[PDB]
Context: one part of a larger RNA, bound to proteins that are not shown
Molecule: 23S rRNA, nucleotides 524 to 1349
Organism: Methanosarcina acetivorans
RNA sequence: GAUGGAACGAUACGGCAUGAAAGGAUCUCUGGCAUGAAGGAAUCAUUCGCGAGGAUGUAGUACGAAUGUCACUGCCAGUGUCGUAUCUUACGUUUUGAAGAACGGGCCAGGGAGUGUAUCUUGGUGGCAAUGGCUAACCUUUUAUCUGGGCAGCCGAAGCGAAAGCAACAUGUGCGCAGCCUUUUGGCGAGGCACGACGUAUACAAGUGCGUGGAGUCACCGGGGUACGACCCGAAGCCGGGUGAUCUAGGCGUGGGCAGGUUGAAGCGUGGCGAAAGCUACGUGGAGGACCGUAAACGGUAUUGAUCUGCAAAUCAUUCGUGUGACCUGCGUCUCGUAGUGAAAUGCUAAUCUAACCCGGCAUCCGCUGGUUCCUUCCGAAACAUGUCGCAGCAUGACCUGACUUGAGAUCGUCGGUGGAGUAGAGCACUGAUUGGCGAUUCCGGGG
RNA sequence: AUCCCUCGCUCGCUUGUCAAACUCCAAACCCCCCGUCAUCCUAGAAAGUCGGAGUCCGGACUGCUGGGGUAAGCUUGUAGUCCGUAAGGGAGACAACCCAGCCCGUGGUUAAGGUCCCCAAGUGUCGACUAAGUGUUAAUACUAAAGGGCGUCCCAAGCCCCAGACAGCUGGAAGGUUAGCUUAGAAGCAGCUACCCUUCAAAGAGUGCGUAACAGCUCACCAGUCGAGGUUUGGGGCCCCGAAAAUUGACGGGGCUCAAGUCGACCACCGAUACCACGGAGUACCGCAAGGUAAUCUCGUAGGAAGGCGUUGUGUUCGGGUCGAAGCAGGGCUGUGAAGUCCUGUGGACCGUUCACAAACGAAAAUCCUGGU
Numbered sequence: 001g002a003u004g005g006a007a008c009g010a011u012a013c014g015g016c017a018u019g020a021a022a023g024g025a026u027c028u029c030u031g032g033c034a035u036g037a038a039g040g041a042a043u044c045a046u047u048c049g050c051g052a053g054g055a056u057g058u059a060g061u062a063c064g065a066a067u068g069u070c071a072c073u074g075c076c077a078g079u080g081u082c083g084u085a086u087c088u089u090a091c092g093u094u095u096u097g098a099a100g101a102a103c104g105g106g107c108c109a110g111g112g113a114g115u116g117u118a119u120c121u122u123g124g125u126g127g128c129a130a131u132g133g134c135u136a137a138c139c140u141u142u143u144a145u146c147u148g149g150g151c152a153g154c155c156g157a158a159g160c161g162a163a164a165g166c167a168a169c170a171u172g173u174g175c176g177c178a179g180c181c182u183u184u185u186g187g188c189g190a191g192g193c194a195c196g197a198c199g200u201a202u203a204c205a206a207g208u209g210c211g212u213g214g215a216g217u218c219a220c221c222g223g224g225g226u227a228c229g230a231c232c233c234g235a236a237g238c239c240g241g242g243u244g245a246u247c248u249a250g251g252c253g254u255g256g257g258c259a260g261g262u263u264g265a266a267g268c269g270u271g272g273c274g275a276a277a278g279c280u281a282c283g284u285g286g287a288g289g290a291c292c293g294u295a296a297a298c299g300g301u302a303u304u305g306a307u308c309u310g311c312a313a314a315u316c317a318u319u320c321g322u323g324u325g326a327c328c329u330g331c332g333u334c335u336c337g338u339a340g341u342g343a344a345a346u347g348c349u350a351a352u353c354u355a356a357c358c359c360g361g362c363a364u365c366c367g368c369u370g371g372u373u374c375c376u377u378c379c380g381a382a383a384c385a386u387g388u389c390g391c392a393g394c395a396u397g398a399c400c401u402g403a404c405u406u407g408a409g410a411u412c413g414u415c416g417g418u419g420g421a422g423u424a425g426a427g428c429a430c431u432g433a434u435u436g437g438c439g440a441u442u443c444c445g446g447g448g
Numbered sequence: 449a450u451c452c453c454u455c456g457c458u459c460g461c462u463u464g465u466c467a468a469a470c471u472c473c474a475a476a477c478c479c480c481c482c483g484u485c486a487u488c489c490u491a492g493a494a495a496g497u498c499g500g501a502g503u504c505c506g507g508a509c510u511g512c513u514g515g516g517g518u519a520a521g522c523u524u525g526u527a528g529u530c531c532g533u534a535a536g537g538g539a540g541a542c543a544a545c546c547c548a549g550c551c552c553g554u555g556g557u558u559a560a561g562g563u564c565c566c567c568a569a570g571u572g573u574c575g576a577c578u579a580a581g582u583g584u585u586a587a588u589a590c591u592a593a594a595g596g597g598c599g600u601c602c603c604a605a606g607c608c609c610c611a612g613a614c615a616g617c618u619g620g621a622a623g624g625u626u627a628g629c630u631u632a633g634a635a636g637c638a639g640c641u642a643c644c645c646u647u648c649a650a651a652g653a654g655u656g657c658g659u660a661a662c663a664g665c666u667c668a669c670c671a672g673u674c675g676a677g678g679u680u681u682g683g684g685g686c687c688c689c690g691a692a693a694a695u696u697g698a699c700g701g702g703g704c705u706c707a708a709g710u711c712g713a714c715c716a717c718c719g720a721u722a723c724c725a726c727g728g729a730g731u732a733c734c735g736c737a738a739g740g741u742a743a744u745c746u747c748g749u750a751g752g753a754a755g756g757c758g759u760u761g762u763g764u765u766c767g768g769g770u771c772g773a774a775g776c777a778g779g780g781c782u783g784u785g786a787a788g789u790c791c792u793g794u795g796g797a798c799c800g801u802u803c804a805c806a807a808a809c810g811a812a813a814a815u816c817c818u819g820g821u
Base pairs, nucleotide, nucleotide: 009087010086011085012084013083014082015081016080017079018078023076024075027074030071031070032069033068034067035066039063044057045056046055047054048053091104092103093102106821107820108819109818110817111816116228117227118226119225120224121223122222123221124220125219126218127217128216132155133154134153138149139148159166160165169196172195173194174193175192179188180187181186197212198211199210200209201208202207231371232370234368238361239360240359241358242357243356249335250334251333252332253331254330255329256328257327258325260292261291262290263288267284268283269282270281271280272279273278297322298321299320302318303317305316306315337353339349340348341347374756375755376754377753378752379751384397385396386395387394388393399502400500401499402498403497404496405495409488410487411486413485415483416482417481419479420478425473426471427470431467432466433465436462437461438460439459440458506531507530508529509528510527511526512525514524515523516522536547537546538545551728552727553726554725555724556723557722561718562717563716564702565701566700570715572714573713574712575711576710577709583704584703595689596688597687599686600685601684602683603682604681605680606679607678608677616673617672618671620669628640729746730745731742732741733740734739757810759807760806761805762804763803766800767799768798775794776793777792778791779790780789781788782787
Other pairs, nucleotide, nucleotide, family: 019077tHS021791cSS022779tWS024027cSS028073cWW029072cWW036065tHS037725cSS038064tHS038555tSS040060tWS040062tHS041061tWH042059tHH043058cWW049051tHS049052tHS051573cSS052572cSS052714tWS060061cHS090105cWW091813tWS094098tWH095097tHS096506tSS096543cWS112811tWS112814tHS113371tWS113811tHH114372cWS115230tWS127133tWS129215tWS130156tWS130214tHS133217tSS135152tWH137150tHS140147cWW158167tWS160209tWS161163tHS161164tHS168211tWS172213cWH176191tHS177190tWH178189tHS182185cWW195213tWH228230tHS233369cWW235365tWH236364tWH237362cWW244337tWH244350tHS245248tWS245335tWH245340tWS249341tSS259293tHS264285tWS264286tWS264287tHS265286tHS266285tHS274276tHS274277tHS296323tHS300301cHS300319cWS301319cWW307312cWS310312tHS311315cWS326343tWS336339cSS337356tHS342345tWS375785cSS376784cWS380750tHS381749tWH382398cWS382503tSS382533tHH383532tHS384503cHS385504cWH389390cSS395504tWH401752tSS406494tWS407492tWS407493tHS408489tWS408490tHH408492tHS409493tSS411412cHS414484cWW418480cWW421477tWH422423cHS423475tWH424474tHS427429cWS428430cHS428467tWH430470cWS434464cWS435463cWW441457tWH446455cWS471472cHS491733cSS501751cSS502750cSS507544tSS517519tHS517520tHS531543cSS534549tWS535548tWS536720cSS537560tSS539542tHH545586cHS547559cSS558720tWH560719tHS562569tWS568718cSS571708cWH578580cHS578707tWH579705tWS580705tWW581582cHS593691tHH594690tHS609676tWS612676tHS613675tHS613677tSS624644cWS629638cWH633660tSS648651tWW655667cWS675676cHS697698cHS699702tWH703708tWS707709tHS735738tHS756786tSS757786tSS758809cWS764802cWW765801cWW769797tWS770797tHS772795tWS772796tWS772797tHS773796tHS773798tSS774795tHS783785tHS812813cHS
C1' cells in the first nucleotide's frame, strides 16, 4: 500500500519504526530574566486626502538574529520508510542548442588510456665558476652501489664574413630604481636604461647589420617541442613468404547409370501409274544434341507459399526444365593468387572473391569517430584576422594563464578646447534622373 | 522652285519629383591630441622578456530603413550585451526576455513580477471605455490585412433653428405643351436643348408600381399643425464585419462583464541567494609576528596556476597483531572534500607510521574487455 502521476533526489516540517557500541548530559525539552544588530509594530489622538490611504505623536518604543544567565526536563543527534510543502525533464558525449523522437550503457565484479630513449628549449632548487664547468669510454667493485682516478672531448672564453681573411670598451658621458647618507630636499648610486666609441661584412663611398666594458657550466625535480608504436582503442587497403582444387570451375584417366512409352530418317522387299523420263502405295527398317515422362539422375520456373532466433548460415511443399547426350555421376589425377578456371555472371577457386587464405611487415597510417580514472583553491577565454591542395586540419597573431625584469605613471568615464569629418537629415549648386506651364534659340530636324 | 506658312528636341523663368555608387549644405554617435575632474597605481603604472595553453563549426537579443532575398526560426555584416560557460527570482513551460551575476547559516527589507481561486499578497481607490467572452499575449520566430460600420464614446468646425428648423398630420400640383421624333405606333421617362409665362406665399422641358398614341394613384415646393433641436464635415478611443482546417483543448486553467477586460492615474501589500545586519569559511595583498584591509574579494566551459587525499613498493623513524592483522557487511564521529578514524559482527595472520623517494597509482561511460548473473 488496490483513488493513484513518473529522473527515483535536495530542502523544511510531520507519522511509524529504530536509536547497544562507536555521538551529546547546562546535551535535549520547556520556560523566566538580562543585553540585543539590521529591522520595527499594534492600538489610540490630531491633521491631510474625492477615495483606497498618508503624515505627526505614541515610538526608534513593545519586539527582534543572536549572545549570556537561571530554572525545568529525559530526551536529542543519527538511521529506515511514508506523508505534506517548494524545486529539479537522468548521466556521459556530440552539439550554437540534449529530457530529446541524436549517440552510449541490462546489471554487478574485476581489468581498462600521457609511457621510455634521444635531442632542443625553458622554470624551481643546488654545486663549482674565467686561475671556468663537467667528465665519456674505461680503470679501481673486494660482485651492478660505492670510493679514488680518468682533460679524450663538449660548452663557455670573440666576433664578423660565402670565403680569403681580419679582429673589438677591464667604462668616455648622461638619466636613474633599490639601498645608504640627508638639512626631507638634495646627494652618491651596483643592477637597469640611453648614448658615445670600437671589431667586422656590405669594398669605392656613405649609411647600416651583427658583435664588443668576463658568466658560464654540470646536475636534481618540473613544464613543453621534435623523432620514434608516442595517451588508449578504432578500417578498407599496400607488400613479403607460405597454404588451399575434401567445396566449386575446367582438362585428363578409369568405372557406373539413364522406369516405361512415342515418333518412324536413310536403306531394303513387294506392288501400282508410265513408250520412257520418272511418279507413287504398303510393308520392313530403326536414325535423331527427336517427342512424353518418373520424388532414377540432373536442374531450379512460379507460388513472390511454408520457413525466416529455420529441419536448413539457402531447406521444405506444390508447380516446373532436361532426361541417348555439348548427358549425369563415383573414384583417381592435374591447373591457383595480379595466378588459375570460367558456353563470360566479375561467376568460381573450402559458408571468403573487381585480386582468396595464413602468418609476417604491423603497435601501418588518418587532419575522421569513440574513450581518457581523486578533492579543493586562484584566475579564466576563443568560436576572429593573414598564410596554407587551405575549407572537419595547421601555423602565426588577437584573446586566457604563470613567472620574472623594470620603476611612475596610465586612461574604461566626465567636462572644455585644438583637429578629422561627408553618414543621418536636407537640398539641387556639380554629375545624372524627373513633371507640366511660360519665353526664346529667325540655328542641328518631324509634315506634303 | 520663292524651302510660299504648320513645328519635336535644345536653352532659360517658374511648377512637381529623385539618387548606394550626386553634393552648395550638414548633424547626433565616434576618432586623434591638449587641459581638467574622476578612477587605478611604489601593497608596482606604462613597458619588456620568458613558460603553458585553448581557440579559428558558434548562436542569440536590441539597434544600424545594415547588404541580398517575395519572405524565412533564411543568408551574410556591424555596435552593445548575453547564451555558450550563468545559478537564484519571475514570465505556464522558455539556452540566450525581465530582476539578478552566486562562499555558508540566520533575521530583515526590497527588485522583477504580481495581489478573484488555483497561488503569497486587493473581489483595492478614483475617472471613463468595451457587450464582442472582444480581451484577459512587455520583447517575443509564440500576436491577421486592405476596406467598411446612421455599433458606441469623445473633440472641433460649417449650415438651418420659437421672424418656428428636422421628420410626421393636413391642404393645391387649375395657364404652359398634345415641346420636334423615318416607319400607319412609345407625342414629358430611346432622344439631342431653355432669361417657357406679364406675375404669383403656390405649378419643372420631369423623381415612381404603371401607358400600341392620352389618364386617375408618388414628388422637387411656400401654406397651417403640435414645439426642440436638426444636419454636414474633419480628427480621435474601444468594439463589430471583413475572418475558412483538418484527434478534444487551451487567456497557463477555472472563470470573469460599473470586470477578474481596456485606457488614464493612484494607494497598500506580497515577492529572490539582490540589498542591509549578525555569525562563520575561504581567498588576495600587506605585516618579523600578533594581526590588518577588502563598496571597489567569492558564477564559470576550453584552458593555465597552487595546495592536498588515496593505492602499491623502497630507504628511514616509531609501532600494532592469535587478549585476534588484512579483508568483508552495517553503523558512530571528524573533515568543504578527496578521505580518515572508531564501533559491532564476521574473519584467522599479518598490518601500519615519521621524513623522503618511486610507480605497471585512482573509472560510470569507450556498440570497452573477461567473468558472473